About this RNA:
Method: cryo-EM, resolution 2.4 A. The entry became public in 2024. The RNA (LSUa_rRNA_chain_1, nucleotides 459 to 1532) from Leishmania major strain Friedlin has 967 modelled nucleotides. Rfam match: Eukaryotic large subunit ribosomal RNA. The 2024 paper behind the entry is "Structural and mechanistic insights into the function of Leishmania ribosome lacking a single pseudouridine modification". It comes from the structure "CRYO-EM STRUCTURE OF LEISHMANIA MAJOR 80S RIBOSOME : PARENTAL STRAIN".
[PDB]
Context: one part of a larger RNA, bound to proteins that are not shown
C1' cells in the first nucleotide's frame, strides 16, 4: 500500500516520487491561461408559389326529438374565398448581410 | 444567430456581394396592358 | 369560321404604382522551408519555475491460456517447475527459367607447357 | 616473395542443317519457260491480311499566336500474330501432269556460347530428431538345465513283511496260538530341501519379489561342495515355449547404421504489396500422389483493341411447376339406356 | 346375365394433348457489311 | 467495272471461289430505342491446396436425428467490430494512426448511455409452489374444452 | 372468464 | 331468446443438486395489437450507442497526374 | 530577415501541388530493411581506461533495433562506412547439459 473479484494485461485519468531530458529568467519567455478579429467549415431563427367543391353560406320542403324547441340526416333552388397565422397537401430556390 | 482545447492565422501575396475606389443609377420580379401565333368551348 | 382566354412563345413590346445597389482594380522580379497580435499568473540563476519522459498506488470501463492437429479450442484433446549455453532447408554434380556480364556465326575450355619465378 | 597473377599452340567441346529403321541424300531469289540434274541475271524482304517509328497531306480543340494535344489519309513498313506457297529427307495415290495426301525435335538474311546469381526438378544422410525388423563377426553353462568324475549329510517315534524258535490239533495234506527279527519310492516329525492359503504385512521397502503365521515332503526318482562335457536359428529339457548371468515365441557385444518410414513431434528478425483450396481427370488408388482449376512473380504488344456473371429489341431451343383423365398408356367408385 | 353406348367418383418419379415463371444459343456497321 | 480457276450447269457472261478497281456510308436517324470506377491481345516460371462445414430456395434414403447424399447461391473456415445477456455461421456493417457530426441493427424503470417512467393517442388481459406475458432464427405444447 | 362478428326467434 | 365464430386468458400440462422474460421487479404496465413526436395551434429531424457514411490532420503504397532545377538583381561583421 | 535548392526507382525520400487505396490462414514477393563471426579496402578511437557486465539514463526509429548517460564496474583492446563470405537471429521438439 493492500480485503475476501487468482495474478498478469488494454485504455485514460489522479495522487506521491524522481541520481533523466529540454527549455526560460527581464521593453524577456519556446510555459499556463482570458478576451478580439480574420479565413474555412458546421448548426441554428426569418418562407413564398399552385391545391381546395364529397366544401362553406342562406332558404324551401320531410325527417326527428321535445314539454315546445331546436340539431344529428335527406331532397331542391340562390349564392361562394371555411383565407384568424384557413388546411397536416404538393413543391420551396428565403444570407443584401 | 450561435460555436470551432472538431482547423488554421494576427496580414511574409488578404482576389472579397465582404478589401479598397468611383456613381448613385441600372435592372430582377410583382401589378397593368398591344398585336400575331399558341391553348380551350361550339359549329 | 365564332366565342373564350386563368395570362404560354415572340416583338429582349409597352408603363414605372410596388420592389432591389451599380461598375471598375492589385503575377510571382517569390523555386522550397522557417520567422509578426492584446490582456494577466509564474519565472529576478534557486534546494527555481515550467514542460516532456519514468516509477509506484488507486478510481471508473473494457478484457477466458500459449504452441498444436482440426470442420470446430477456452475446453473434461496432446505438449508446457526456472535459468544459462547450445539446437535444424545444408554441400556437390544434370537439366530449365528469369535477371547482370563479355564476344558473337562464332564462343570456351580442359590438360599441360614456357619464363617473370628461383 | 608467388597454393596468386602474367603468357601459350594445336587439339577438344557446344553451335552455324536437318532427315530416314538403314543402305543413304541433303533446303535462295526473279525472268524466260515446261527439258526424268532446263536457261539467263545477282542492290536482295516468296506473297496476303492486320501491324511502332519515320515522311507526305488534311481536320479538329487549345494557344503566351511561337506552336502543342488528338485523330484521321497515302508509301515503305521493324518486332509479331493468321492465311497461303515453295524447296530438303521419309513414305506414298497417281489419268503420269505446271497433278494429288501426307509426316520431320526441317529451311524460307542466322543467335549462339562462357561465366555470375536466384528460382525449380532428381541423386545422394539430404530441414532436425523417432521404429518392430535384416546381415556379417565374435564373448558367455560363477544365475539357471542335463550327463559324467570324486567327497559331505538325514534329530526323535510309530506300524511291524521274509527268515528263525516254540506250545496245540491231524491218519494225511495241512490248520491255530505265542514269541523273535527288522523291510518298504510306508506314517507323526527336527535340520534339509520347497512354497497351499490369508487373495495377511510391505507395496518411493529391510527387499528391482522381501517378512509372519499357516503348509508339501523329509531312506530316496533324496539334498549338497569341488572338477568335468553341451549352446544361439544353438544348447538343455518328468515338457511350462520352462531356462541359457536381474536379458529368451530366437541371449550378449562391436560393426553394415545417421538402416527405410505415404506416419507422430520440432523449425530461429522486423515491416511492406498481393492472396487461396478441400473441386475434375489417371494411379494395389482412399491417411499418398501426377494432372487440370483457383494464387503470386515476371513480363511481351500499336493505350480505348477481338470488353462485359447486366439490360432492350429481334430470332431459336426446352417438358419441371401447373392442368387432364368427360383425350392415348396405366389405375380406379356407381348408377343409367340398349340388351 | 354378360356385354356395347354414353357419362360419374378418384391418380401417376419410371403416363400424356397443352404448358408458365426463372433460363439458354446467335446478332444488333472500321481485317466485316452493302451498290457497279 | 475487270483479271483468273483443271469448279456447277446444255451453255453463259448465271451460280461458286480468290482477287483489283470505283462509289456510298443519321460510323448508326426517329418510335421509352442502354450502360459501364469500360485499355484488348499474347506468354514464361513456381507455391499451397485436393479430410470441409453451416445458411436460404428446389430436393433424395430414413419414424426422427445436432443422420446419411446432391443442385444455385451467400458464408465460416482466413475475421475482427456494433446488437440479439451468452454462442464459428444468425442481424448490421466489413476494418492505415486519431478528431468532429450523423445514423445501421437494437433500444430510452435501475442494473445501462438514452421519454429525470414523453403526449393534451385508440383498444385488450388477472395469470395460488417447473409461481401469466415479454423467446425473430431457437431454445415448448397437440387433439379437445369454459 | 370477459370482449368482439355474422344469421334467426319473440 | 337461440345456434354458429373470432381477440386476450384458462384447463389439458408428470422428474431427479437451489434457479432463471439476463436479474430485480413491473398490473392508471415497466405486457399484447395498432399509431405518433411534443400534439384538430398553424404543415417535414424527439432521444442513445459502430474500426459503417460526411468532414479535417498525419503516415504508407500507386497502371498514380502536375509544376521547379540556366542560381533574376542586391545585400561583410560590430 | 535566415537557410536550402541532387535530371532524381529505392534514404535523414532534390523541392512542392493532386488524387485514390490500406483487415487476412496456407502461400509468393521486395526492402540505399535490422542484426550475429570472419576477409578485401577506407576512415578514427583506447591507461584522462578497450571488450564485457548492470539500469525507475534518457532521446530516435510505425518496428527489428540504435545512439548517449551513470556505475561509489572491469582491466586492453575496438567502432563507423563500401564490397566479399558463413557451422549467422529461439519460448516450449515426454528436446541435450549444467545449475537452481
Nucleotide at each position: 500500500a493492500a480485503g475476501a473479484c487468482a495474478a498478469u494485461g488494454g485504455a485514460a485519468g489522479u495522487a506521491c516520487c524522481u541520481c533523466c531530458a529540454u527549455u526560460u529568467c527581464a521593453a524577456c519567455g519556446g510555459c499556463c491561461a482570458g478576451a478580439a478579429c480574420c479565413a474555412g467549415c458546421c448548426c441554428u431563427a426569418c418562407u413564398g408559389c399552385a391545391u381546395u367543391a364529397u366544401c362553406c353560406u342562406g332558404u324551401c320542403g320531410g325527417g326527428g326529438a321535445u314539454c315546445a324547441a331546436a340539431a344529428u340526416c335527406c331532397g331542391g333552388c340562390g349564392g361562394g374565398c371555411a383565407a384568424c397565422g384557413a388546411a397536416g397537401u404538393g413543391c420551396a430556390a428565403g444570407a443584401a448581410u | 444567430g450561435g460555436g470551432u482545447c472538431u482547423u488554421g492565422g494576427u496580414g511574409a501575396a488578404a482576389u472579397g456581394a465582404g478589401c479598397g475606389g468611383a456613381g448613385u443609377a441600372u435592372u430582377u420580379g410583382u401589378g397593368c396592358u398591344g398585336c400575331g401565333c399558341a391553348c380551350g368551348g361550339c359549329g | 369560321g365564332c366565342c373564350g382566354c386563368a395570362c404560354g412563345c415572340a416583338c429582349u413590346g409597352g408603363u414605372u404604382u410596388c420592389u432591389u445597389c451599380u461598375c471598375c482594380g492589385u503575377g510571382a522580379u517569390g523555386c522550397u522551408c522557417c520567422a509578426u497580435g492584446u490582456u494577466g499568473g509564474c519565472g529576478a540563476u534557486g534546494g527555481a519555475a515550467a514542460u516532456g519522459g519514468g516509477g509506484u498506488g488507486c478510481c471508473c470501463c473494457c478484457a477466458c491460456c500459449c504452441g498444436u492437429c482440426u470442420u470446430g479450442a477456452a475446453a473434461c484433446a496432446c505438449g508446457g517447475a526456472c535459468c544459462a549455453a547450445g539446437g535444424a532447408g545444408u554441400c556437390a554434380a544434370a537439366c530449365a527459367g528469369a535477371c547482370g556480364c563479355g564476344c558473337a556465326a562464332g564462343g570456351g575450355a580442359g590438360g599441360a607447357g614456357a619464363u617473370a619465378u628461383g | 616473395c608467388c597454393a596468386g597473377u602474367a603468357c601459350u599452340u594445336c587439339u577438344c567441346u557446344c553451335g552455324u542443317a536437318c532427315u530416314g529403321a538403314a543402305a543413304g541424300g541433303g533446303a535462295g531469289a526473279u525472268g524466260c519457260a515446261a527439258a526424268a540434274u532446263g536457261c539467263a541475271u545477282c542492290u536482295g524482304u516468296g506473297g496476303u491480311g492486320u501491324g511502332c517509328a519515320c515522311a507526305c497531306g488534311u481536320c479538329a480543340a487549345a494557344u503566351c499566336c511561337g506552336u502543342u494535344u488528338g485523330a484521321u489519309u497515302u508509301g515503305c513498313c521493324c518486332a509479331a500474330c493468321a492465311c497461303c506457297g515453295a524447296c530438303c529427307g521419309g513414305c506414298c495415290c497417281u489419268c503420269c501432269g505446271u497433278g494429288g495426301g501426307u509426316u520431320g525435335c526441317g529451311u524460307u538474311g542466322g543467335a549462339g556460347u562462357g561465366u555470375g546469381c536466384c528460382u525449380g526438378u532428381u541423386u545422394g544422410g539430404a530441414c532436425c530428431c523417432g521404429a518392430a525388423a535384416g546381415g556379417u563377426g565374435g564373448u558367455g553353462a560363477a544365475c539357471u538345465a542335463u550327463g559324467c568324475c570324486u567327497g559331505a549329510a538325514c534329530a526323535a517315534g510309530g506300524u511291524g513283511a521274509a527268515g528263525c524258535c516254540c506250545g496245540g490239533g491231524g491218519a494225511a495234506a495241512c490248520c491255530c496260538a505265542g514269541g523273535u527279527g527288522g523291510a518298504g519310492g510306508c506314517c507323526u516329525g527336527u535340520a534339509g530341501c520347497g512354497a497351499u492359503g490369508c487373495u495377511g504385512a510391505c507395496g518411493u521397502g529391510c527387499a528391482a519379489a522381501u517378512c509372519g503365521c499357516u503348509c508339501g515332503u523329509a531312506u530316496g526318482a533324496u539334498u549338497u561342495g569341488g572338477g568335468u562335457a553341451u549352446c544361439g536359428g544353438a544348447g538343455c529339457g518328468a515338457a511350462a515355449g520352462a531356462c541359457u548371468c536381474a536379458u529368451c515365441g530366437a541371449a550378449c557385444c562391436a560393426c553394415c547404421u545417421a538402416g527405410u518410414a505415404g506416419c507422430u513431434g520440432g523449425u530461429u528478425c522486423a515491416c511492406a504489396u498481393c492472396g487461396a483450396a478441400g473441386u475434375u481427370u489417371c494411379c494395389c488408388u482412399c491417411a499418398g500422389g501426377a494432372u487440370a482449376g483457383c494464387u503470386g512473380g515476371u513480363g511481351c504488344u500499336a493505350g480505348u483493341a477481338g470488353a462485359a456473371g447486366u439490360a432492350u429489341u429481334g430470332u431459336g431451343c426446352g417438358g419441371u411447376a401447373a392442368a387432364g383423365c368427360a383425350a392415348a398408356u396405366g389405375a380406379u367408385u356407381a348408377g343409367a339406356g340398349g340388351c | 346375365g354378360a356385354c356395347c353406348u354414353a357419362u360419374u367418383c378418384u391418380c401417376a418419379a419410371a403416363c400424356u394433348u397443352u404448358a408458365a415463371a426463372u433460363g439458354u444459343g446467335c446478332a444488333a456497321a472500321c481485317a466485316a457489311a452493302c451498290c457497279g | 467495272g475487270c483479271c483468273u480457276u483443271a469448279g456447277c450447269c446444255a451453255a453463259c457472261u448465271g451460280c461458286a471461289a480468290g482477287g483489283c478497281c470505283g462509289g456510298a456510308a443519321a460510323g448508326a436517324a426517329a418510335a421509352g430505342a442502354a450502360u459501364u470506377a469500360g485499355a484488348g491481345g499474347c506468354a514464361c516460371c513456381a507455391a499451397g491446396u485436393g479430410g470441409g462445414c453451416c445458411u436460404u430456395c428446389u430436393u433424395c434414403g430414413g419414424u426422427a436425428a445436432g443422420c446419411g447424399g446432391a443442385g444455385c447461391a451467400g458464408g465460416c473456415g482466413a475475421u475482427g467490430c456494433g446488437g440479439a445477456a451468452u454462442g464459428a455461421a444468425c442481424c448490421g456493417c466489413u476494418u492505415a494512426g486519431g478528431g468532429a457530426u450523423a445514423u445501421g441493427u437494437g433500444g430510452c424503470g435501475u442494473c445501462a448511455a438514452a421519454a429525470c417512467u414523453u403526449a393534451u393517442g385508440g383498444g385488450c388481459u388477472c395469470a395460488u409452489u417447473c409461481u401469466c406475458g415479454a423467446u425473430a432464427c431457437g431454445u415448448g405444447a397437440a387433439a379437445a374444452g369454459g | 372468464g370477459u370482449u368482439g362478428g355474422u344469421g334467426g326467434a319473440u | 331468446c337461440c345456434a354458429c365464430c373470432g381477440g386476450c386468458c384458462c384447463c389439458g400440462a408428470a422428474a431427479a443438486u437451489g434457479g432463471a422474460u439476463g436479474a430485480c421487479g413491473c398490473u392508471u404496465a415497466a405486457g399484447c395489437c395498432c399509431a405518433a413526436u411534443u400534439a384538430g395551434u398553424g404543415a417535414u429531424u424527439g432521444c442513445c450507442c459502430a474500426u459503417u457514411a460526411u468532414u479535417c490532420c498525419u503516415u504508407u503504397g500507386g497502371u498514380a497526374a502536375g509544376g521547379g532545377c540556366g542560381g533574376a538583381a542586391a545585400c561583410a561583421a560590430a | 530577415g535566415g537557410a536550402g535548392a541532387a535530371a532524381g526507382u529505392g534514404u535523414a525520400g532534390c523541392c512542392c501541388u493532386u488524387c485514390c487505396g490500406a483487415u487476412g490462414u496456407a502461400g509468393a514477393u521486395g526492402u540505399g530493411g535490422c542484426c550475429u563471426g570472419g576477409a578485401g579496402g577506407u576512415u578514427a578511437g583506447g591507461a584522462c581506461g578497450a571488450a564485457g557486465c548492470u539500469u525507475a539514463u534518457g532521446g530516435c526509429g510505425u518496428g527489428a533495433g540504435c545512439c548517449u548517460a551513470a556505475g561509489a564496474u572491469g582491466g586492453a583492446c575496438c567502432g563507423g562506412c563500401c564490397u566479399c563470405u558463413a557451422g549467422u537471429g529461439c519460448a516450449g521438439a515426454u528436446c541435450u547439459u549444467g545449475g537452481u